[PDB]
Context: bound to proteins that are not shown
RNA sequence: GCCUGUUUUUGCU
RNA sequence: GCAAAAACA
Numbered sequence: 001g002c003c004u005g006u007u008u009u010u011g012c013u
Numbered sequence: 014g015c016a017a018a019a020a021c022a
Stems, first nucleotide, its partner, number of pairs: 004022009
């Protein structure tokens, strides 16, 4: 370097 | 709305 989908946690705008 | 992280497929 670090796709797509779902869910979750936190923080900041 | 944005950013970071995690699980699954």